[PDB]
Context: bound to proteins that are not shown
RNA sequence: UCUUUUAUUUUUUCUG
DNA sequence: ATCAGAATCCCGGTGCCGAGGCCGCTCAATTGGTCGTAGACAGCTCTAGCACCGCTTAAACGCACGTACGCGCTGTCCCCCGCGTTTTAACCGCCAAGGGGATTGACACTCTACCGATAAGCAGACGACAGAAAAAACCCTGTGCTAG
DNA sequence: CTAGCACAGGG
DNA sequence: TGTCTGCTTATCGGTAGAGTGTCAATCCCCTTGGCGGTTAAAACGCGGGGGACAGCGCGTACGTGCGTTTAAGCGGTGCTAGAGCTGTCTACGACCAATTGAGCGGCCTCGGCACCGGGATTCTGAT
Numbered sequence: 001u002c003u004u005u006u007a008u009u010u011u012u013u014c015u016g
Numbered sequence: 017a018t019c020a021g022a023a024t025c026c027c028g029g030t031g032c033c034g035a036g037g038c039c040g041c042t043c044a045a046t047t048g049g050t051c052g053t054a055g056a057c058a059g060c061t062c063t064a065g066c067a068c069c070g071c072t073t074a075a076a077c078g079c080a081c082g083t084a085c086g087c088g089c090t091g092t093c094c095c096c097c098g099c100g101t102t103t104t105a106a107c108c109g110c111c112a113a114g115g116g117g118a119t120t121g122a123c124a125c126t127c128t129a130c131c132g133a134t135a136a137g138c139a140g141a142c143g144a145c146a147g148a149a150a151a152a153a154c155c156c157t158g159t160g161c162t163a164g
Numbered sequence: 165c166t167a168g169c170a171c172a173g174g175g
Numbered sequence: 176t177g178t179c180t181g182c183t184t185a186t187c188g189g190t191a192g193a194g195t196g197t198c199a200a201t202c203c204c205c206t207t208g209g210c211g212g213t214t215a216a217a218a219c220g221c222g223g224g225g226g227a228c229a230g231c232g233c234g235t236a237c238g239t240g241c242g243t244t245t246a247a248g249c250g251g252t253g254c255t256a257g258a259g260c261t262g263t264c265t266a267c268g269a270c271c272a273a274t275t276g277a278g279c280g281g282c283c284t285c286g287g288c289a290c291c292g293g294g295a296t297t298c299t300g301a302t
Base pairs, nucleotide, nucleotide: 008153009152010151011150012149013148014147015146016145017302018301019300020299021298022297023296024295025294026293027292028291029290031288032287033286034285035284037282038281039280040279041278042277043276044275045274046273047272048271049270050269051268052267053266054265055264056263057262058261059260060259061258062257063256064255065254066253067252068251069250070249071248072247073246074245075244076243077242078241079240080239081238082237083236084235085234086233087232088231089230090229091228092227093226094225095224096223097222098221099220100219101218102217103216104215105214107212109210111208112207113206114205115204116203117202119200120199121198122197123196124195125194126193127192128191129190130189133186135184137182138181139180140179141178142177143176156173158171160169162167164165
C1' cells in the first nucleotide's frame, strides 16, 4: 500500500 | 610193286609299288586345381537258405522177351567228273564329269532372364470465418470398518 | 462375534 | 461420409541377345561311266564210271511189362548266415583352364615279295 477467483471437455442450439 | 607221265614244288632272276620311316604340325593328353557325392564301411534286423526226420508212394531199377529196326550186302541206272573245244564277258588301263559328303555358314526358333509399363487396390489426408447461449460429465468388486 | 457396510480401488 | 491424389502390388508383354537345331552352302573327293584288247574263263558237249538209291536179309538192340526198390516229394520245425536296409565321411572322380608333346597326314625311297621259266620231285594211273 497495493493484490485477489471466474475449471475442462464432449454435445446441442441458433447468430451473422 | 614198277613203269612213265603229268602236275606241282622250288628256285634263281627280275622288278615294282606298297611298306615303314622321317617331317612337321595341331589338338588331344597332361598337369594343376576345386567341388561334391558315390560308395566304402560299420551297424542292425529280418528273410529264407539250410538241415533233419518221418510218412507216403511215385518213380526208378532190373530182368525177361521178342519184334521190328540197324546195317551190311547186293544190284541196277544214271548223274556227275573229267577233258577237249567253242563262246562269253571279266579285267585292266585310261580319261571324263558331276553327285554327294562332311564339314562348314546362315538363319529361324525357343529360352531364361532383366527391365519397362499399367490396372486395381489400399492408404492418407481433407470438410469457410467469427461468436452467443445451455446441458451434461465411471459403478462393480474387495476390504477393513463399525455399530450392533 | 457379526452383518451387511459404506470407502474408494479400479475393468 | 465421399472426394480426390498418391503410394504400393501383381500382371503383362517385350524384348534381347544367347544357345542351338537344321537346312542349305562351297569344296573336292570319289563314284560312276563309257571304250577297247588280250585273255582267262564260262560254257557246251561226250563218254563212262562209280556212287545214289532201292530191295532184301541177318542179327540183335531196345521197347515193353512186371516185380521189386529206391529215394523223391510233402510238409513241419529249428537256426542262423547273410541279404538288405540304413547312417556317416570322405577319397576319388567330374569338370575347367593352360601347356605341351604324342600322334597322324604327307612325302619319298626302297626292299620284300609278286611273277615267271626252267629243273626238281612227288604223286597217279596204266601195266
Shown are 302 nucleotides from a PDB entry: RNA, together with DNA. Among the 20 different proteins in the entry, which are not shown, are Histone H3.2, DNA-directed RNA polymerase II subunit RPB1 and Chromatin elongation factor SPT4. The entry also models zinc and magnesium ions. Farnung et al. published it in Nat.Struct.Mol.Biol. in 2021: "Structural basis of nucleosome transcription mediated by Chd1 and FACT". The PDB entry is titled "RNA Polymerase II-Spt4/5-nucleosome-FACT structure". The structure was determined by electron microscopy at 3.2 angstroms resolution and released in 2021.